[PDB]
Context: one part of a larger RNA, bound to proteins that are not shown
RNA sequence: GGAAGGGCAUUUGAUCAGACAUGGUGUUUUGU
RNA sequence: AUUUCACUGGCCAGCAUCAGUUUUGGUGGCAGGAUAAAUCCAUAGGAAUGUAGCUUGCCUCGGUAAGUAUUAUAGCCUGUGGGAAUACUGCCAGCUGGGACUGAGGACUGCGACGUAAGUCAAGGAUGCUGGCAUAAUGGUUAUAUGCCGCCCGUCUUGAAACACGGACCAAGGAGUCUAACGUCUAUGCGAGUGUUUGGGUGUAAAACCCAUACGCGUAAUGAAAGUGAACGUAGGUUGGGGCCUCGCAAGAGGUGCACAAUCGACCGAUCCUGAUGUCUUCGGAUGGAUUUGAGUAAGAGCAUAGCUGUUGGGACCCGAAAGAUGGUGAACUAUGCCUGAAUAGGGUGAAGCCAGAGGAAACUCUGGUGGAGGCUCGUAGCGGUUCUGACGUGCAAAUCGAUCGUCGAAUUUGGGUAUAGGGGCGAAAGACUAAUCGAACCAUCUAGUAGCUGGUUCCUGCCGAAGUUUCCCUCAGGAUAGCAGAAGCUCGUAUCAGUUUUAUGAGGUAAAGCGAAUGAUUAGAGGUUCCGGGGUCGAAAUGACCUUGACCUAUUCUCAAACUUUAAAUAUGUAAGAAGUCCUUGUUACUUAAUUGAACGUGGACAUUUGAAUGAAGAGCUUUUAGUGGGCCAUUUUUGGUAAGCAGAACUGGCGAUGCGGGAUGAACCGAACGUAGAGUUAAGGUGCCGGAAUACACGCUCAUCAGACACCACAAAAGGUGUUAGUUCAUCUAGACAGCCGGACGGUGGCCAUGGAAGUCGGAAUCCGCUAAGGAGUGUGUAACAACUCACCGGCCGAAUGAACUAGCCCUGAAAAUGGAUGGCGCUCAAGCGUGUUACCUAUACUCUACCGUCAGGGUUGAUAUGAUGCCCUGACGAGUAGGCAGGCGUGGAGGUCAGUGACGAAGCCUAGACCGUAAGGUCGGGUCGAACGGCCUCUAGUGCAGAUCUUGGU
Numbered sequence: 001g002g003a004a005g006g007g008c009a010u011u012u013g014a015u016c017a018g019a020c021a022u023g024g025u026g027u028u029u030u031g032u
Numbered sequence: 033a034u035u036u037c038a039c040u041g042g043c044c045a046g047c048a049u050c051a052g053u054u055u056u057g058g059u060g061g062c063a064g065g066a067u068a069a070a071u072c073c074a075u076a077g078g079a080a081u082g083u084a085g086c087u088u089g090c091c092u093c094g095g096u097a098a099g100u101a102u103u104a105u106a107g108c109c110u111g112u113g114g115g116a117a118u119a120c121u122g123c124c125a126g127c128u129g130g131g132a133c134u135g136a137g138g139a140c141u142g143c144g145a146c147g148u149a150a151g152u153c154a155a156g157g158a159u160g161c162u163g164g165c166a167u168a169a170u171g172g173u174u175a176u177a178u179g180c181c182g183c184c185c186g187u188c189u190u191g192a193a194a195c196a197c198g199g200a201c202c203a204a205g206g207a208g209u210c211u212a213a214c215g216u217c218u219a220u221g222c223g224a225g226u227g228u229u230u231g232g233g234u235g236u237a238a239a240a241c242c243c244a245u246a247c248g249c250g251u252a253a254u255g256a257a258a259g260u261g262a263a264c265g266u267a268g269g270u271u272g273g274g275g276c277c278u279c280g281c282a283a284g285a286g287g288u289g290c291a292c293a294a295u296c297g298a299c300c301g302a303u304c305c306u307g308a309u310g311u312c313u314u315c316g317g318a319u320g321g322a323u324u325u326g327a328g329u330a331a332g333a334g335c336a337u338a339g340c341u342g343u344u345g346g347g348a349c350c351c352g353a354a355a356g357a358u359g360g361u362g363a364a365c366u367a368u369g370c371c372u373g374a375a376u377a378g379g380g381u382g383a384a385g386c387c388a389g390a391g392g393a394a395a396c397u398c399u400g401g402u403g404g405a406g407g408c409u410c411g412u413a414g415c416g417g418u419u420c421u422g423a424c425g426u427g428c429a430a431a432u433c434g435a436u437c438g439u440c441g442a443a444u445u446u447g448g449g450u451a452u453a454g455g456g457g458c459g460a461a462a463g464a465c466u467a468a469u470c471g472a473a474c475c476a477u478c479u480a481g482u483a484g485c486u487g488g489u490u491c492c493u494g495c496c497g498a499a500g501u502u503u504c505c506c507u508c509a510g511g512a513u514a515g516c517a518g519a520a521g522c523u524c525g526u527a528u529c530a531g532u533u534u535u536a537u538g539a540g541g542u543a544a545a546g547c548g549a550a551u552g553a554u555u556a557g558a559g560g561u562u563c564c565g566g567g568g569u570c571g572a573a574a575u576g577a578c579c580u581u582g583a584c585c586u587a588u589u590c591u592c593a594a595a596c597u598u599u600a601a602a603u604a605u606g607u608a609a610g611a612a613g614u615c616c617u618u619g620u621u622a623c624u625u626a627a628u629u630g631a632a633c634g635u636g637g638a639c640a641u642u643u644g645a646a647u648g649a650a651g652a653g654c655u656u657u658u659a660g661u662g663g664g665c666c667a668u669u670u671u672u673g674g675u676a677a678g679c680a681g682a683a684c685u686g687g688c689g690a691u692g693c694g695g696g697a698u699g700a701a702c703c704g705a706a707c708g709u710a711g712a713g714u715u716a717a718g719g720u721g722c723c724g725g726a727a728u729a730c731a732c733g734c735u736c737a738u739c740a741g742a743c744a745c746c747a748c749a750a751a752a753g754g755u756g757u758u759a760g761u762u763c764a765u766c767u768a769g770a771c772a773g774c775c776g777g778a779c780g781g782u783g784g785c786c787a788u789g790g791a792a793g794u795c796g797g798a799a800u801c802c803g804c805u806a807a808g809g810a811g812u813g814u815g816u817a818a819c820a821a822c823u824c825a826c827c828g829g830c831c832g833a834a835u836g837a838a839c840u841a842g843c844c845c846u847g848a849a850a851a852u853g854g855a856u857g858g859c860g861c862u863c864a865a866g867c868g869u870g871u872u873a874c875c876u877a878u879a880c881u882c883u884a885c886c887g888u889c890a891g892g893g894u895u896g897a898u899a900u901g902a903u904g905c906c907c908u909g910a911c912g913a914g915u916a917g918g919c920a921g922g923c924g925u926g927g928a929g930g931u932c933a934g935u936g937a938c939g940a941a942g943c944c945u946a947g948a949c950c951g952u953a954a955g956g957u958c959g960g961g962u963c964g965a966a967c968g969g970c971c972u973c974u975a976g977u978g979c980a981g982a983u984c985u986u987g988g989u
Stems, first nucleotide, its partner, number of pairs: 006181005012175005042165008050135010060124005072114007085100005144153003184199004200989006210346006217339006225249003231243003253260002268296005275288005298329002300326003303322003310315001349488002352485001356478006367452009378410003381406001385402007414439003419435002422433002454470001456466002491922006501514001503512003515661002517658008529648002532646002534609005544599001545597002551593003556588001558586004565581006613639004618634004623630001664688004669683002672680002693704003708885007718875003721859003727872001729871002732868003741861001752846003756843010773830005779803003785797002809824001813822002886912009923978001925975008934967002942962004947958004
Other pairs, nucleotide, nucleotide, family: 011176cWW017168tHH017170cWW020041cSS021022cHS022040tWS024039cWW024040cWW026037cWS027035cWS027036cSS028037cWS029035cWS030031tSS030034cWW031034cHS032033cSS065119tWH068118tWH069117tWH070116tWH071115cWW079107cWW080102tWH080103cWH080106tWW082083cHS082101tWS083104cWH084101tWS091094cWS091095cWS103106cWH136157tHS143155cWS147149tHS147150tHS153154tSS188192tWH189191tHS190700cWS206979tWS206982tHS207488tSS207979tWH208489cWS209348tWS216340cWW223333tSS224250tWS224332tHS228243cHS230244cWW234240cWW235239tHS252261tSS254301tSS255257tHS255258tHS259301tWS262328tWS265268cSS265297tWS273291tHS274289tHS280282tHS280283tHS306319cWW307317tSS307318tHS308317tHS309316tHS311314cWW346348tHS351486cWW353482tWH354481tWW355479cWW362454tWH362467tHS363366tWS363452tWH363457tWS367458tSS376442cWW377411tHS382404tSS382405tHS383404tHS384403tHS392394tHS392395tHS413440tHS417418cHS417436cWS418436cWW424427cSS424429cWS428432cWS453456cSS454473tHS455472tHS458464cWW459462tWS492953cSS497916tHS498915tWH499661tSS499690tHH500689tHS502513cWW507510tWS525526cWS527651tWS539604cWW540603cWW541542cHS541600tWS542601tWH543600tWS546549cHS547593tWH549597cWS550596cWS555589cWW557587cWW563575cWS571574tHS610613cSS610644cHS617635cWW624629cWW625627tHS659917cSS660916cSS665701tWS668684cWW671681cWS674676tHS674677tHS687701cSS688700cSS691706cWH696745tWS698747tWH702744cWS704716cSS715877tWH717876tWS719726tWS720726cSS725875cSS728865cWH731869cWW735864tWW736862tWS737862tWW740864tWH742860cWW750848tHH751847tHS766833tWS767833tHS769832tWS769833tHS770832tHS777807tSS778825tHS781782cHS782810cWH784798cWW784810tHS788790tHS790817tSS792818cHS793811cSS793813cWH793822tWH794814cWH794821tWH799810tWS804808tWW805807tHS806827cSS808825cWS811812cHS812823cWW812824cWS814822cWW815820tWS815821cWS816818tHS853854cHS856859cHH860865tWS864866cHS898899tSS914915cHS922954tSS924977cWS936965tWS937965tWS939964tWS939965tHS940964tHS940966tSS941963tWS
């Protein structure tokens, strides 16, 4: 390496959302 | 008083103790059978594949060979007796180890267990402990890679990836609409009535509001019509009935029973009768009937509006003819006639007329000139178009170019003017020409002509789910009708059920069988019949004889039948298995009987859960309306036509069509199994050398192919053969010597009897017997005229052990020849990776089991307070394939009423965006970019409302 495109699954590369405080004994405290 | 804050909670894991499902081991106790058989022990009998011993013979002081010898210096077999073990199969509410997947639910309630009790627990679903990370680490998306799989969509079709049709691509447009009249169903208003909207009044003015008289439909039908016209009766009786009432704790019993179902009645009209009082004496029709008839009555249901669906007429889902008609426009091309004009080198031939000469007696003939005729000829311009079937053939050109050609003084060519117009013209006639159009031009309209025919027909999901068959049709590519299907339900609540069995009882004429049974076909002899056959021969002839051959009869014999049958299955098939039943008693009648005799329907009474076989019931019964379909095809079995067919036609069933999944390499139909989304386990059909997941497993055989073979449908091989090889069958021979191979004998009576020119074992016909034998045929061949001779099948020495003939069937081989190169699927495989057979282990389907989740259907619970949604929430169980088609719930678009006092120039709509989120999906939402002025959510209303296709339309590429 005489098509390309697709389905299930994962590697690799790229890219990306969410949760991360919480009420809390507590005041080790400043703007008390 | 903000705060000072250790943790929070998120991701990925590890361990322990449990629960559910399952897989793989170890180990314990029992029960059966011949109370395993065996082994073992004891005992009796026996034999050889004969142990010791003995005998014999040789032989390397000791082994051999073959005879004896039944346990002895080895042992074995059979029978009997005795007591165990173990195998095999099965059970345990015995113990215990490892592994995998799942953790649904969310206060308590229940059933239990251990405990005296408190309590505890593995008892109506997972908790406890710990670590790492807290970020792109898990995860999502996207591109790529790898393993396995995956043919192009839509359409017609029995069947499409098709070497069937449409589709180069993209945007926008693009096809069941509206109306008149209706059917079923549903919602609403009023209801024996109902409908205001033709009109009138009024108005904030096409709105809203109000109204009289009519009219439509309904409240009465039935007859062709004249006409007549719905109670014997609680508007009837009987049967069954939901509900209610009474008794009862309930089970049940009794009463009343609407709707509805069945039946017998009654009433009204029509038809056929009967024909009273009477009378305009021909009118009237009382009363009573009738296997007749109605789209009726029997305490009304309708009217109006709206909606889905269905029907008809309309352009009628969209696009599509060849045609037909009405009214106009064309002779600028071309066809033809007329009028007026114009054009046409040079040659060849040499017609009449005429002149001269010659000849002739005359008629007239001859010769040489002259002249210049012709729908003559060669050939330019011109007009045309024969051949190359040349060029070109997306051309120079919707008819041209080149060469070669026909014709070229006329029936010639041509300009202009003019005439003829569409079922008409014109035609030296081809159906030619009539403006690139002619076997009837062109234009517009009717016209969106019709099409039983082709193509197309626009969003998602859920549930159900077909037919290619019956009957009729100028019916056969179409309809109607029945069937199959959906929807709406209605009356009830476990039955007046059932593609099933049993029992009892019917019916049938196929399969088979039969023909010394009927009908029909048919083979062979035998015995008879001749006033009773025909041929021959003997007979004077003979209703003579003898043979033979035909018929008929009698007793046999061989073979047959879709349209033969005495008999007669299997499979299918009718009915019954009670309450609507059985039994007892007696009421009605106009029927019936000689007769209360019977028939039918009844009153009252008795028999109830084994109420009358099994199994199952998933609800049972009933009605209306409508879609699609009305080309089928395949497989097993039965079967028809045909040589046959992947042929044509039937019967029963199952399939495909309409259907994926695992296997058959591949395939509509075959095998297995039917499908929501996933996880775990087990399998079906098929397989386990490698491709390829799984034993180069185990076991017994067979086969070696110079075309091996390798798995149903299925993708082919036969007759006939083979000392290939294996296993058998029936005959024979066999250590008293078999079959091969050598060697020897293979003889006499007798040249057995006929017959021949001969035939002496051997040309033939018959018989085929003795002797000697160890053994030899009245001959197995060669063999001569006949002999002679040789060899055989028989017996003997060598050999010492199995062999000969005929036949059968397993594998293999011959038979076995086709065209591109080639297919047990490929590689390859030879004590197989082939064939036959058996035993296990193993692989995996969307099938089975368990669990979770989604939906559908069904059955239930729950108005109590607080807070919502009662179309809600919750509990339980089962189920999920699908073309044509039906129904339901939803998504999206333009416009309208209402609302959110909605969003917006601090940016609406639109568009782009391998950025994010939600929904199974149609779709919805957000972030970023671009942009510049309107737009959205919810409850409703309405429609020119969703595209990939139509050789679709327009535009662009």
This is an experimental structure of RNA (25S rRNA, nucleotides 420 to 1442) from Saccharomyces cerevisiae, with 989 nucleotides shown.
The structure was determined by electron microscopy at 2.4 A resolution and released in 2023.
Keywords: ribosome-associated quality control, NEMF, Listerin, CAT tailing, TRANSLATION.
It comes from the structure "Yeast RQC complex in state with the RING domain of Ltn1 in the IN position".
An Rfam search finds the family "Eukaryotic large subunit ribosomal RNA" in it. Rfam 15.1 lists 107,465 matches to the family in 2,616 species.